[PDB]
An RNA structure, together with DNA, in which 24 nucleotides are resolved. Ions in the entry include magnesium. Released in 2008, the model rests on X-ray crystallography data to a resolution of 2.1 A. Nowotny et al. published it in Embo J. in 2008: "Specific recognition of RNA/DNA hybrid and enhancement of human RNase H1 activity by HBD".

Context: bound to proteins that are not shown
RNA sequence: GACACCUGAUUC
DNA sequence: GAATCAGGTGTC
Numbered sequence: 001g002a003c004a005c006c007u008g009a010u011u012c
Numbered sequence: 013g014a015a016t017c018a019g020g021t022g023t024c
Base pairs, nucleotide, nucleotide: 001024002023003022004021005020006019007018008017009016010015011014012013
Other pairs, nucleotide, nucleotide, family: none
């Protein structure tokens, strides 16, 4: 960097 | 429900 996932914010 | 971003766990 990427993938997955958790939480949060915002937007739809 | 979805997207984007932020922080974190695991993996590549």

The entry is indexed under RNase H, RNA/DNA hybrid, dsRNA, HYDROLASE-RNA-DNA COMPLEX. Protein in the same entry: Ribonuclease H1.